[PDB]
This is an experimental structure of RNA (23S ribosomal RNA Sarcin Ricin Loop 27-nucleotide fragment), with 25 nucleotides shown. The work is reported in "Towards a comprehensive understanding of RNA deamination: synthesis and properties of xanthosine-modified RNA" (Mair et al., Nucleic Acids Res., 2022). Entry title: 23S ribosomal RNA Sarcin Ricin Loop 27-nt fragment containing a Xanthosine residue at position 2648. Keywords: RNA, modified base. Released in 2023, the model rests on X-ray diffraction data to a resolution of 0.86 angstroms.
RNA sequence: CUCCUAGUACGAGAGGACCGGAGUG
Ligand code: HYJ
Numbered sequence: 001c002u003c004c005u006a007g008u009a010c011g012a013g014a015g016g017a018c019c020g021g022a023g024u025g
Stems, first nucleotide, its partner, number of pairs: 001023004010015001
Other pairs, nucleotide, nucleotide, family: 005019tHS007008cHS007016tWS008017tWH009016tHS011013tHS011014tHS
C1' cells in the first nucleotide's frame, strides 16, 4: 500500500471496523 477475516462485528439507519492473519514495499 493491498488483500483474507468480511459487507462479518458494531450501528435504528446513514455507515462499516479493530485485533489477528497472508502478501508486497
Ligand atoms: N506501508 C507499506 N507500503 C507497502 O508497499 N507495503 C507494506 O507492507 C507497507 N506497510 C506500510 C506504508 C504505506 C502506508 C504507510 C503507513 O505507504 O500508507 O506505510 O504506515 O502506519 O503502516 P503504517